RNA sequence: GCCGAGUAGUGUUGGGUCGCGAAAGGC
Numbered sequence: 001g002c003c004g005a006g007u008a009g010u011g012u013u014g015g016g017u018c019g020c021g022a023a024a025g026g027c
Base pairs, nucleotide, nucleotide: 001027002026003025009020010019011018
C1' cells in the first nucleotide's frame, strides 16, 4: 500500500443527517 476506518479521538454552531481525523493489530 490494502484492511483496521471516516471508526476510535478531537474541535467549534442556536441549528449533527456537521467539519477535521489516528494508532495497535491483520494481510
The RNA (HEPATITIS C VIRUS IRES DOMAIN IIID) has 27 modelled nucleotides. The work is reported in "A potential RNA drug target in the hepatitis C virus internal ribosomal entry site" (Klinck et al., RNA, 2000). Method: solution NMR. The entry became public in 2001. The PDB entry is titled "NMR VALIDATED MODEL OF DOMAIN IIID OF HEPATITIS C VIRUS INTERNAL RIBOSOME ENTRY SITE". On the sample the depositors note: Transcribed using T7 RNA polymerase.